[PDB]
Context: bound to proteins that are not shown
C1' cells in the first nucleotide's frame, strides 16, 4: 500500500 | 452512509510533546 | 478500533 472484521456517524 | 485523526520532538523508548475528536 | 495480505 490493500483487505477483512469491528465501532461510530 | 460517512469516520475510526492531525501534527510536533536537540533523552529514545511498556519513546516523549501539543491540538483535537 | 482488531486483525490478515
Nucleotide at each position: 500500500g490493500u483487505c477483512g472484521c469491528a465501532u461510530c456517524c | 452512509g460517512g469516520g475510526u485523526u492531525g501534527g510536533g520532538c536537540u533523552g529514545u523508548u511498556c519513546g516523549c510533546c501539543c491540538a483535537u475528536u | 478500533g482488531c486483525g490478515g495480505c